Context: bound to proteins that are not shown
RNA sequence: CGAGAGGUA
DNA sequence: TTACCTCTCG
Numbered sequence: 001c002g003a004g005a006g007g008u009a
Numbered sequence: 010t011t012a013c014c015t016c017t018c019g
Stems, first nucleotide, its partner, number of pairs: 002018008
């Protein structure tokens, strides 16, 4: 920079 | 639904 995933309140 | 954070991957 475009995707994906895990959280927070 | 809003905002917030981390990561990996071609």